[PDB]
Context: bound to proteins that are not shown
Molecule: U2 snRNA; ACT1 pre-mRNA (delta-BS-A)
Organism: Saccharomyces cerevisiae
RNA sequence: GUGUAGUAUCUGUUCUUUUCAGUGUAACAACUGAAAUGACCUC
RNA sequence: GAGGCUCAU
RNA sequence: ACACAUUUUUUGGCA
RNA sequence: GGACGGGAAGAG
RNA sequence: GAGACGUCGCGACCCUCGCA
RNA sequence: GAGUCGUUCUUGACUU
RNA sequence: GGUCGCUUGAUGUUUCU
RNA sequence: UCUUCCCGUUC
RNA sequence: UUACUAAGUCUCAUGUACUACAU
Numbered sequence: 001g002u003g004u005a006g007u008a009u010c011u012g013u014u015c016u017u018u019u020c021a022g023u024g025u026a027a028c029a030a031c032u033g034a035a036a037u038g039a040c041c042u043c
Numbered sequence: 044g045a046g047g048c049u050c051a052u
Numbered sequence: 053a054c055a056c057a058u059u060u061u062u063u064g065g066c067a
Numbered sequence: 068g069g070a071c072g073g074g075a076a077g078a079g
Numbered sequence: 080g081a082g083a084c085g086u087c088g089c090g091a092c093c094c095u096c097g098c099a
Numbered sequence: 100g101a102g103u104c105g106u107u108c109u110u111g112a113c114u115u
Numbered sequence: 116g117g118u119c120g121c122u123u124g125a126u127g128u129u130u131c132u
Numbered sequence: 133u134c135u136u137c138c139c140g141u142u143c
Numbered sequence: 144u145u146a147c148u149a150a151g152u153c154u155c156a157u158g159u160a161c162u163a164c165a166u
Stems, first nucleotide, its partner, number of pairs: 002165001004163001006161004011156001012154001019034005036052004040047004068143001070141009080131001082129006088121004093117002101114005
């Protein structure tokens, strides 16, 4: 000084479909649905 | 990146 | 989708 | 000096 | 080089006589 | 191309 | 333009040498 | 078809 | 003379405790 299952907590990391509408929320968040394509102008 | 009483299907 | 089967483009022309 | 066309004349 | 058979021109003694 | 008519400031119809 | 000439107008079929 | 003369191109 | 506020979610790793369960 071990193994089986399982838990919590740091820290690192990173930013998920541009929008709309509904749910939701103290407001967020989160969730639910769809989707523009083309042209032009100034910083 | 900001902006459009913008236009068309 | 199609433009080779009698009037046009898939030729009866060649010598 | 050589070739090509044209135009005229003369022969077959 | 010429003979047909066609088709479009140089002249005219002719025809014809006028803007649509 | 020509000849006639309806309507309007210049075109549409009908014959040969 | 239709007719006559060309006094040697222009042009293709088509036979011969 | 040949020959001669004239006028153009080429060398 | 700078008038006082930052981490969150995700991902994949590290840090540390823990809970049932067996020799």